[PDB]
Keywords: Internal ribosome entry site (IRES), hepatitis C virus, Junction IIIabc, Antibody-assisted RNA crystallography, Viral translation, Viral RNA domains, RNA, RNA-Immune System complex. Shown are 68 nucleotides from a PDB entry: RNA (JIIIabc RNA (68-MER)) with a sequence from Hepacivirus C. It was solved together with Heavy chain of Fab HCV2 and Light chain of Fab HCV2. The PDB entry is titled "Crystal structure of hepatitis C virus IRES junction IIIabc in complex with Fab HCV2".
RNA sequence: GGGUCUCGCGGAACCGGUGAGUACACCGGAAUCCAGGAAACUGGAUUUGGGCGUGCCCCCGCGAGACC
Repeated sequence: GGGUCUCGCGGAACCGGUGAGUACACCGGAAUCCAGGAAACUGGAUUUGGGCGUGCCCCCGCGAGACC
C1' cells in the first nucleotide's frame, strides 16, 4: 500500500409507485427559493444513499486504531 476487523464523525422531512433481490436502478407527489396572480393555480431554479422485520441493518465519504 492492499485486505479483513473495530471505533468516531458525516451522508434534508414526509407519502406513494415501477423492476429487481438484496441493501440497487428508477418514477410521481413533495419540500426550499425566485417570479406572476385577488384566488384556485402557473413558470423557473435547487433538493434527500438504500433494505426490511421500524429499529435494527447494509452501503458511501472523512478520521483514528488493531491484525495479517
It was solved by X-ray crystallography to 1.81 angstrom.